[PDB]
RNA sequence: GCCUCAGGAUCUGCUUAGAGAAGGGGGCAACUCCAUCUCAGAGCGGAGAAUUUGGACAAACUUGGUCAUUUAGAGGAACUAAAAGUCGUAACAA
Numbered sequence: 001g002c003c004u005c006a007g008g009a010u011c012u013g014c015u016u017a018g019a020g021a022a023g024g025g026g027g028c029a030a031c032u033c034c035a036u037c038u039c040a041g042a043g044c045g046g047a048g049a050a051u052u053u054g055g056a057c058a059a060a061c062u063u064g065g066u067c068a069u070u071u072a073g074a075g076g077a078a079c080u081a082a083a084a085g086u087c088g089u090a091a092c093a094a
Stems, first nucleotide, its partner, number of pairs: 001057001002055002006051001010047006018039004023034004
C1' cells in the first nucleotide's frame, strides 16, 4: 500500500412535526383551506474525509549461517630464467 471490523468529521433529501406571523381565500360571530422566512423535536435516510481492529502481500534494516569469486600477509618451500660463478664428475664406453 491492498482487503475487512469499526468509526464518523462533513454534506444532502423525504415525511411530518409545533410555534410565530407575513398573505390570500371562502360561512361571515364561529370555522376551514392554501401558500410562504424561521426553527425546535422526531424518525426515514443516502453519500461520506480523518482515524482504527484483524488478515494477506511484504520493501528495507539487524542478527547469524552458507555458497560463489577476488584479495592482504612477516615467513617458507618451490620451479624457471640467463656468454663464460664454486665444489665434485654420477650418466653415455663394461
Solved structure of RNA from Saccharomyces cerevisiae, 94 nucleotides shown. The depositors describe the entry as "Cryo-EM structure of RNC-RAC complex in presence of Ssb from S. cerevisiae 2". It holds a match to the Rfam family "Eukaryotic small subunit ribosomal RNA". Protein in the same entry: Zuotin. Keywords: RAC, co-translational folding, TRANSLATION, TRANSLATION-RNA complex. It was solved by cryo-electron microscopy to 3.1 A. The reconstruction used 65,816 particles.